[PDB]
């Protein structure tokens, strides 16, 4: 140059799980 | 049925680092 594993962040959906809903937030 | 947040991962970006071939 190329292939495996680890780890910082962050996109699309997605199931783990909270609070606000004072009501067409 | 919607905002606001916590913990995980499946694909991409980017960086370090191990190891292994040309």
């Nucleotide at each position: 140059u190329u292939u495996u594993u680890u780890u910082u962040a962050a996109a699309a959906a997605a199931a783990a799980a909270a609070a606000a809903a004072a009501a067409a937030a």